[PDB]
Released in 2024, the model rests on electron microscopy data to a resolution of 2.3 angstroms. Solved structure of RNA (16S rRNA, nucleotides 931 to 1540) from Bacillus subtilis subsp. subtilis str. 168, 610 nucleotides shown. The work is reported in "RAPP-containing arrest peptides induce translational stalling by short circuiting the ribosomal peptidyltransferase activity" (Morici et al., Nat Commun, 2024). The depositors describe the entry as "B. subtilis ApdA-stalled ribosomal complex". An Rfam search finds the family "Bacterial small subunit ribosomal RNA" in it. On this family, see Yusupov et al., Science 2001: "Crystal structure of the ribosome at 5.5 A resolution".
Context: one part of a larger RNA
RNA sequence: UGACGGGGGCCCGCACAAGCGGUGGAGCAUGUGGUUUAAUUCGAAGCAACGCGAAGAACCUUACCAGGUCUUGACAUCCUCUGACAAUCCUAGAGAUAGGACGUCCCCUUCGGGGGCAGAGUGACAGGUGGUGCAUGGUUGUCGUCAGCUCGUGUCGUGAGAUGUUGGGUUAAGUCCCGCAACGAGCGCAACCCUUGAUCUUAGUUGCCAGCAUUCAGUUGGGCACUCUAAGGUGACUGCCGGUGACAAACCGGAGGAAGGUGGGGAUGACGUCAAAUCAUCAUGCCCCUUAUGACCUGGGCUACACACGUGCUACAAUGGACAGAACAAAGGGCAGCGAAACCGCGAGGUUAAGCCAAUCCCACAAAUCUGUUCUCAGUUCGGAUCGCAGUCUGCAACUCGACUGCGUGAAGCUGGAAUCGCUAGUAAUCGCGGAUCAGCAUGCCGCGGUGAAUACGUUCCCGGGCCUUGUACACACCGCCCGUCACACCACGAGAGUUUGUAACACCCGAAGUCGGUGAGGUAACCUUUUAGGAGCCAGCCGCCGAAGGUGGGACAGAUGAUUGGGGUGAAGUCGUAACAAGGUAGCCGUAUCGGAAGGUGCGGCUGG
Repeated sequence: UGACGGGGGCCCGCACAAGCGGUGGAGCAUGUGGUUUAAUUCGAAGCAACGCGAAGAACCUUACCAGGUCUUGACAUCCUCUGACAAUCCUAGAGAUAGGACGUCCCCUUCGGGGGCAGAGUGACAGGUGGUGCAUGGUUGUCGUCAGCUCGUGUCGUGAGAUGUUGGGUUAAGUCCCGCAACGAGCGCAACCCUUGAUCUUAGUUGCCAGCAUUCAGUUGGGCACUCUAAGGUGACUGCCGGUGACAAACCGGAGGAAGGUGGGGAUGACGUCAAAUCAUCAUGCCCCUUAUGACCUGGGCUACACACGUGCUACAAUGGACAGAACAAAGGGCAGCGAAACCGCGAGGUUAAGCCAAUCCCACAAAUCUGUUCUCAGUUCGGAUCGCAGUCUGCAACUCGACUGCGUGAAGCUGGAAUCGCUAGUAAUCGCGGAUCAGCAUGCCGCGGUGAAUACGUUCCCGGGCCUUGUACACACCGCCCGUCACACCACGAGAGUUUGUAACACCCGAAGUCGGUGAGGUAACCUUUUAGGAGCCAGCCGCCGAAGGUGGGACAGAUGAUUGGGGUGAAGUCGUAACAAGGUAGCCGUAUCGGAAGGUGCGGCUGG
């Protein structure tokens, strides 16, 4: 700064409440899952995939599968060459094709262009609905038609940032006013646009019929009055009245008015979010295939069916069914298209054909409703699935696999568990009608009118959102973060009966060499006395003190190692809970005690870093 909160405050929306009708049960339609398949082509996945791409799968479509086929090719450009290429019949073939037949260009050539359009050569290439939407453009969904989102300049802050954009009212609205270190501006809001509702002018057929004859009837004449058609205007602006309110903004009621407070509805979709969707609309980078992942054909498949979900349709009946008679719409479509009437067919339809390139004609019949009659509460005179038979139409062709009709058949279903959806008015509900796509095929989709409700006290809660504030351990933003045990692996470390290696000492025992001290009865060139001598001094040996090494002993210290054991660290995707972060869902944390798989719980005291 966000986001978030089982924080606070204020708001809004069919968000709830109040109602009404559904879904979830049944059968059927449709899409999806799954399963199956030769193939069941691909895409879409909470809201925001699932009657979605597909506004039309028999063939085609078609992307898939089997089989049959082709390899400058179905498609394009260029290069020569050669010029009708074919179409149209024939045969074979499922067809693609193959072999045949009949065939045998265009404009200027000043004899020649290839300007046209063609075929066969030839190789540069073509071709891919092959891949990646997490490489992209373009387009779209979504929050959400929510009221936001931003910028310039200024100012504040070291900075990210802030302010404006907050506050006080007010509004559907960042609507508006007021205040204010802001002053302005942009994108959104609103308005301009379309449509609806009133009215006037202009215009008067193919529309209308009041007046007036006439007709089967707006049919005719006649008129364009009225309605209608559709061009141009008008009208609504809180403009006016009163009250409340800053004397503002506005709000509440009132008048007039067809309409009153953005009258109703549409179109309109900010910055962004979801690496949301789409490489199969298209386009595209990169990648991949290139006698194949390209191309041609036939048939099959996309329609499979134990089952599960989504969206719908039809019902379950008497506010009904059947039958009969009266009615009252809107908006659309129509050219090889709509096709009246007439006739035929029980009918779907058929034959034939009027009119209409449409305010002229046709599609076209409104149906609910109203009024009769019958049924009399029954799985039925409810319901109309399923199946048999016979048809109709389209189409080359409806076996797989069309719609519709007739006759027969007559399933489930007696208003649906948990749960869940839509809608605030011409809405919901219900009834028909039209259209795109389309040969044919709609319970889907997009439109159209008919009939036409109930309820809203209120905002507590549920969902989504907006603004202010507060806490945060979040920022991939609560679908966040994150704690401890448990399991597994590896690493380092501690403990450990012990085991082992070494270091320095100590006590005692022993004691070499040597010095020194004793001795020296033994020996003795030098010298003294004397001479065959004694003597001095010397020496061997012996003894003692000290003493290295060694021995013995009990301790000390250090390292290694040790069955086992303890926690610790680390380790993309283990198990259990959810302790902490928000009031973290019992505020947390500190000390201590105790208990418990584990986070932790509980007591007592303390702290606010509640």